[PDB]
The RNA (25S ribosomal RNA, nucleotides 420 to 1438) from Candida albicans SC5314 has 998 modelled nucleotides. Entry title: Structure of the vacant Candida albicans 80S ribosome. Rfam match: Eukaryotic large subunit ribosomal RNA. The work is reported in "E-site drug specificity of the human pathogen Candida albicans ribosome" (Zgadzay et al., Sci Adv, 2022). Method: electron microscopy, resolution 2.32 A. The entry became public in 2022.

Context: one part of a larger RNA, bound to proteins that are not shown
RNA sequence: GGAAGGGCUUGAGAUCAGACUUGGUAUUUUGCAUG
RNA sequence: CUGCGGUUUACCGGGCCAGCAUCGGUUUGGAGCGGCAGGAUAAUGGCGGAGGAAUGUGGCACGGCUUCUGCUGUGUGUUAUAGCCUCUGACGAUACUGCCAGCCUAGACCGAGGACUGCGGUUUUUACCUAGGAUGUUGGCAUAAUGAUCUUAAGUCGCCCGUCUUGAAACACGGACCAAGGAGUCUAACGUCUAUGCGAGUGUUUGGGUGUAAAACCCGUACGCGUAAUGAAAGUGAACGAAGGUGGGGGCCCAUUAGGGUGCACCAUCGACCGAUCCUGAUGUGUUCGGAUGGAUUUGAGUAAGAGCAUAGCUGUUGGGACCCGAAAGAUGGUGAACUAUGCCUGAAUAGGGUGAAGCCAGAGGAAACUCUGGUGGAGGCUCGUAGCGGUUCUGACGUGCAAAUCGAUCGUCGAAUUUGGGUAUAGGGGCGAAAGACUAAUCGAACCAUCUAGUAGCUGGUUCCUGCCGAAGUUUCCCUCAGGAUAGCAGAAGCUCGUAUCAGUUUUAUGAGGUAAAGCGAAUGAUUAGAAGUCUUGGGGUUGAAAUGACCUUAACUUAUUCUCAAACUUUAAAUAUGUAAGAAGUCCUUGUUGCUUAAUUGAACGUGGACAAUUGAAUGAAGAGCUUUUAGUGGGCCAUUUUUGGUAAGCAGAACUGGCGAUGCGGGAUGAACCGAACGUGAAGUUAAAGUGCCGGAAUGCACGCUCAUCAGACACCACAAAAGGUGUUAGUUCAUCUAGACAGCCGGACGGUGGCCAUGGAAGUCGGAAUCCGCUAAGGAGUGUGUAACAACUCACCGGCCGAAUGAACUAGCCCUGAAAAUGGAUGGCGCUCAAGCGUGCUACUUAUACUUCACCGUGAUUGCUGUUUUGACGCUUUCACGAGUAGGCAGGCGUGGAGGUCAGUGACGAAGCCUUUGCUGUAAAGCUGGGUCGAACGGCCUCUAGUGCAGAUCUUGGU
Numbered sequence: 001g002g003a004a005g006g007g008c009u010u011g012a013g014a015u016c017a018g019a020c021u022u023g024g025u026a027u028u029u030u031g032c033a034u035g
Numbered sequence: 036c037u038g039c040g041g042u043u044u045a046c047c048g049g050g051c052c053a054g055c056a057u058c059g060g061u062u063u064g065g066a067g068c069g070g071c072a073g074g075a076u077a078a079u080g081g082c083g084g085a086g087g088a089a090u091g092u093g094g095c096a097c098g099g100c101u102u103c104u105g106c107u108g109u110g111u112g113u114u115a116u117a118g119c120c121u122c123u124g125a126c127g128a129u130a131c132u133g134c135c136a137g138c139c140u141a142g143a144c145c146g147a148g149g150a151c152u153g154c155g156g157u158u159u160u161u162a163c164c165u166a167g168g169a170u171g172u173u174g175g176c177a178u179a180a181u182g183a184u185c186u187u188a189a190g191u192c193g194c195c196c197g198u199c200u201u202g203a204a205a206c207a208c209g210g211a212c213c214a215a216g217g218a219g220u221c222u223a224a225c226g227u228c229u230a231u232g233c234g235a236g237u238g239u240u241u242g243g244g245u246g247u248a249a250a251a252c253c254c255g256u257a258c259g260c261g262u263a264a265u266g267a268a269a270g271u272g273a274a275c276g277a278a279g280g281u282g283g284g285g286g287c288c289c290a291u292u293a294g295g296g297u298g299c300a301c302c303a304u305c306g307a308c309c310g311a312u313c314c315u316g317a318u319g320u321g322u323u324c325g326g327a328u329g330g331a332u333u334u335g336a337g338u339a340a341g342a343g344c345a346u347a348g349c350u351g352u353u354g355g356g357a358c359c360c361g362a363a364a365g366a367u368g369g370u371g372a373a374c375u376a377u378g379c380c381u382g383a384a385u386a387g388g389g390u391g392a393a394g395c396c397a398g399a400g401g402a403a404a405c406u407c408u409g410g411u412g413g414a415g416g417c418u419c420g421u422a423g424c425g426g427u428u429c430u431g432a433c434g435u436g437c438a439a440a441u442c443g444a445u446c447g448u449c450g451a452a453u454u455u456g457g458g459u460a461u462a463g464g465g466g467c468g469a470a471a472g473a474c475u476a477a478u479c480g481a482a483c484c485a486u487c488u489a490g491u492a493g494c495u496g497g498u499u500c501c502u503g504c505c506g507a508a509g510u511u512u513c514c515c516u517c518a519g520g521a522u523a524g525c526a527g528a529a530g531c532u533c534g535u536a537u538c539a540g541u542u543u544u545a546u547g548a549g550g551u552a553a554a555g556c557g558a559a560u561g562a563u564u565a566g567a568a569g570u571c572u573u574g575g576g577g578u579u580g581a582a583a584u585g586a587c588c589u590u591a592a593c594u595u596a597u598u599c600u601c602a603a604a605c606u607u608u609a610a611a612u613a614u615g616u617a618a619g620a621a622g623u624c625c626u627u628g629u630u631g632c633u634u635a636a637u638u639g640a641a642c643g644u645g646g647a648c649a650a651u652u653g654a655a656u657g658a659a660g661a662g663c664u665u666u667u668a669g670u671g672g673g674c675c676a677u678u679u680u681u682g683g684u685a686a687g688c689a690g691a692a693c694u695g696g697c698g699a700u701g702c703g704g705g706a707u708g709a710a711c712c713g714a715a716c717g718u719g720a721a722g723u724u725a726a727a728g729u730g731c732c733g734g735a736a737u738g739c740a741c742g743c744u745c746a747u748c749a750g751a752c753a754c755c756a757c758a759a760a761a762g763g764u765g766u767u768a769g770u771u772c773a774u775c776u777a778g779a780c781a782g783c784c785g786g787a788c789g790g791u792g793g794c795c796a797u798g799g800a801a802g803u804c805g806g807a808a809u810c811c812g813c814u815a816a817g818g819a820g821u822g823u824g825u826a827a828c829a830a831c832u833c834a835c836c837g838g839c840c841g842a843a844u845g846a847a848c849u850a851g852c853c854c855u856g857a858a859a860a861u862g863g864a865u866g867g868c869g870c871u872c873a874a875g876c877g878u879g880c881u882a883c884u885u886a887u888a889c890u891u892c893a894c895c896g897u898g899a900u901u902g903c904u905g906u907u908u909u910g911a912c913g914c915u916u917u918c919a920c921g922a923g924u925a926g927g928c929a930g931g932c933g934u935g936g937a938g939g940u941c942a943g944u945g946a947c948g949a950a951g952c953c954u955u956u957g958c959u960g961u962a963a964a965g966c967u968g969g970g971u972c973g974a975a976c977g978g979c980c981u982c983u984a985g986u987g988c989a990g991a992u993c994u995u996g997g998u
Stems, first nucleotide, its partner, number of pairs: 006192012020048001023047001025045001050176008058146008067138002069135005082124006094111006155164003195210004211998006221355006228348006236260003242254003264271002279305005286297004307338002309335003312331003319324001358497002361494001365487006376461009385451001387419003390415001394411007423448003428444002431442002463479001465475002500931006510523001512521003524670002526667008538657002541655002543618005553608001554606002560602003565597001567595004574590004622648004627643004632639001673697004678692002681689002702713003717894007727884003730868003736881001738880006750870001761855003765852010783838004789811001794806002818833001822831001895921005902914002932987001934984008943976002951971004957966003
C1' cells in the first nucleotide's frame, strides 16, 4: 500500500501559559520637577 | 534629602517539579509466625497384646538352567533367615474446619476539609495522642522541569445523516457544494392555573371633560358579568334549631404523658329550606276556582353568614389561509381556426409511356334476323411512372439529435372523393370529425388566460438554540369505524390537606370459591378388543319328526361375571399455580334512650347517652409519608423470549394467556446480530467481579487431573445458524445366560466297532435321488446317523470322547466416542490460524483475565434534609449541615444562551478607529456561547434592568443567487 473523516491515549513537532509574587530586609551608583 | 523603578552578593520566606519519612482512608498480598477450640475429644502412624490368612519369607521335597552368582519354578505350611491383615490397650501427633478486640512483614491508589468545639485513649497533666479528612524534611528548577491546545503517527474502538417504521448502514426515501431566505402566527370567543386591584360588588377609555395633543390626567348615566333558583310554561321562589345533628379535623384554650374544651377549611353521613313532579285537600267561593295543612324508594346546573368582577401571562380549545409546502377537480368572466378539422368564395399546379371504351370508315359472309376482319378514334374516381401529396418497412440512422418527430433507403398514390395559396364561416360541454375520442396554435376522454384561490386533503415531506428533571403508548368502548377520531388508561405540570395517620404486584394464620393437570371407565354418558357361562320362551340354517314348536348341532343375538383400550365440546374424585374475605379503637363487653319500622310482647332492627378494657390496641416484613384535586401532552400499526396454548405438514406463518424485554438502550459476553446471557449509564481514581473465557490472533494456564476418540467428509459450547431411522469383530465400558483344569474355544494329530446291509422308494440304502422313524450290548465315546462322500458296500468327519501346550471361552443384549447412512450449484469458513496423552468430547480442581455492574474516595447536578437575627453582619430569592439518587424515543416542565427593534440606565465604547470579516493569540462556561491578541476596515456600536417580536436551519425532489 483498494477511500477519507472521528473518539480515547501517549509520543513527536509547533504554539501558548505560568510566581522569585506589586516578594519583604540594609546596601552602592545611573535619572526627576525640586527641598 | 524627600515618593520610588536600578544592581549583585548575603539572610527570611515563598512558587513549581520531584526523592525520602511518618500518618490517615481504601485495598492487594507473604512458601508468613504463634495461641486456642471442635471432630470417632479426628481417622491414621509408632509402641504393646491377641487372633488370622496369602499375591506363602525362611525352611523342607521334587525340577530347568546356573563351578546352586538378587538363580529360579511348583508344592507344603503360618514367622523362621521377610513381612502383611484384623481386633484391641495406654499414650502422643498431624490433617481439616473455625476463633484470636494475637504478632511480623511487601506493594498500590487517595489527602476531600480548613481557628476552636466532639467521642475516646494515655494520663507522668486544665496536659499529650494514632482519637470529627497530610504533614515533615531534602534536592532541583524558574531562558525552565510542568500543563494545555493544534498537526501528525501508533494502539484500540468507530457503517450516513434526517425520516417513516416492529425493525435502516441498508439493495427504502431526501441530500453534489456554499451563502442568504425558510415553517405553531395574529384575532374573536372560551377552560384550568397564576399574579394584581377592588370586593357584594366590579369594569374610567361608547361617549364627555381636559391636554405639553393618537399619550398622560379626569367624569358619569346606562350597560355587562355577579349578588337566586327552578319549571316546557302559566308561575312560584330559599332559617324548626345558636344556619342543624353524628364521626373526623389543623390551630387555639385549659392541662400536667395523656386528658378535656372549642373546633374554621375540608371529608363521610343523616336531616331542614326553595323550585318542578305525584298524593292529600282547611276556612272560603263568580261552584269552579282557591290551596291551608300534611306527605312521597321522585327530580334541579339550588339555600343552608355571599365571591365575584376586571387586567395580564403560560398552557389547552373552536372558527378563521391557521405550523409550512402539495392534488386530481369545481366555478365565474374572458382570448384563440397564424397549427389543425370541416364548409364556402376567389386563384394556382399536375414529365413521359401502356391499355385502347363509345362513335366513324372500309372490306368479307348471309334469304333475313345479322355476323366476321382491318383501320380510325381516344374513354376510364384505368394503368407504369416523374414533380407533387402521403408515410409501408428496415421495427435502419439518430435517440443529452440537424430536428420537442428529423435523416436515408424502401415504399403508397400520382387527372381526380386530386394538391395547394389567400379570403371567409363555425369557439370550449362548444366547434369540427370519410369516426382515431381524432383535431380545435408542441395543450384535448372537454383548449388557453385571469380570478374565486393561500380551494380541501383522515395522505407524503419538512418543521431552526443549550442544559436539567420527570417520562409513555400501540390497550378499553363507540364511530360508513379498519392509514382517522372521541373516550378511558398510561405521562407531565401545578399544587392542596395533612404528618406515620393505615397502606402494600409479599408472606403467615383462619376461612371460602374453582373442575384445569392428573386420574377413572369390573362408576353414569359416549367410544371400544376378546373369550367364557347361561337363555332364546320373543333368530335363522341342518337334523329329528308320518304331523306334535315340543328337543337336538351350528352361528348370530341378548343376559351374567369378566377382559384390552379411550374422550376439547364425558365424569364419581381431584391438584399445583393463580384468586375472594378476615386478622379490632369506626373494636369488644355492661347498663338503658329513640322510632310512625318489627314482634303476641316489655320482642327485635338501626342509631345512640353513660361505664370498663391503654400501647403486645390483638400475625410477619417493608413503608424518600399518607390522602386529595385540577389541568393538559403524546399514544391508540407493535414486535420478541421462556412457559401455557389454537389453526396449519410446517414457516423468520396466523391467533390468544401470564411474565419479562425490544421499541425507547448504551455497556461486558454470544466473531457478527433490536430482543439471548451478564448488567442497565452523571465526570473520574483504586480494588473486585458477573456472563464469557485463559495456544496465537486477545487480557488471562501450551495449568493440575481421571478417562474417551484417530475420522481417505473428526470435533469443538445454550438461543443458533441442522441432520434421522438403521447399521459396524473400530474401540470402550456394562447386563444376562452358557462352556470351563473331572483340561473350555481354536489348531495338529485316532477312534466312533456294533443289533443291522432293521424299513419304504427299486439303479441300491449299513442315515445320506429321497421319506416317515428307532428299541438293545464292553468303553474315557458316539446312533437304525449330521454334513461331506461312492450308483451302490465305501471310507472321512461326526454328536462325543481322546493325545499335545494350558486357561480362559461362546452367545444375546445395553450405550459412550468414532465410522457408514451423508447429494448443489463463485472459493470459504468451530470467527481465523491451527490443534490429535489436543488447543476435541465427559468430568473435577487451582489460579488468573476483565463491564458504564458492586465496594471506598473525589467532583457536577437533582431531591430531600441540619442550622443561621441582642453577631443580621451593606446578599435570608442568601449562607450552611447531612443523606440518597442520576438510562431514555414520543412527550411535559424548568433554568439558561443567542437575534431585530422599544422604555430606562451606564453623564458606557468609538475616526488616537464603531460595526463587519480572517486567524494553532488565548481565557471562561457541561453547553448554547461570552470575552480577548494580531491582521483587515471605515461610522457607528455595546453592558445592565425591563418591553416586544416577521427571533436561532442541515435537510422540506425547499426558494433565489453563486460554485